Released in 2009, the model rests on X-ray diffraction data to a resolution of 2.9 angstroms.
The RNA (R06; TAR) with a sequence from Escherichia coli has 34 modelled nucleotides.
Entry title: Crystal structure of an RNA kissing complex.
[PDB]
RNA sequence: GGUCGGUCCCAGACGACC
RNA sequence: GGAGCCUGGGAGCUCC
Repeated sequence: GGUCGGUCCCAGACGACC
Repeated sequence: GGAGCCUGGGAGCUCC
RNA backbone atom coordinates (compact mmCIF):
# COMPACT_ATOMS: atom_id res chain seq x y z
C1' G A 1 0.00 0.00 0.00
C1' G A 2 -3.64 -3.45 -1.68
C1' U A 3 -7.90 -7.70 -1.99
C1' C A 4 -11.69 -8.76 1.10
C1' G A 5 -15.32 -8.13 5.74
C1' G A 6 -19.51 -5.56 9.31
C1' U A 7 -26.40 -2.63 4.48
C1' C A 8 -24.86 1.90 0.81
C1' C A 9 -21.43 6.90 0.20
C1' C A 10 -16.95 9.85 2.22
C1' A A 11 -13.30 9.79 5.99
C1' G A 12 -11.36 6.42 9.96
C1' A A 13 -10.51 2.55 13.27
C1' C A 14 -10.50 -2.62 13.47
C1' G A 15 -10.31 -7.98 11.49
C1' A A 16 -8.59 -11.87 7.79
C1' C A 17 -5.03 -12.14 4.01
C1' C A 18 -1.18 -10.58 -0.12
C1' G B 1 -35.16 12.54 21.55
C1' G B 2 -33.15 7.44 22.70
C1' A B 3 -31.59 1.87 21.66
C1' G B 4 -29.51 -1.17 17.19
C1' C B 5 -26.92 -2.00 12.12
C1' C B 6 -17.89 -1.07 14.20
C1' U B 7 -16.57 5.16 14.78
C1' G B 8 -18.09 10.61 12.74
C1' G B 9 -21.24 12.78 8.87
C1' G B 10 -24.81 11.51 4.68
C1' A B 11 -28.66 7.36 2.65
C1' G B 12 -31.68 3.34 4.30
C1' C B 13 -34.24 0.41 7.87
C1' U B 14 -35.70 -2.27 12.90
C1' C B 15 -37.24 -0.86 17.89
C1' C B 16 -38.79 2.72 22.05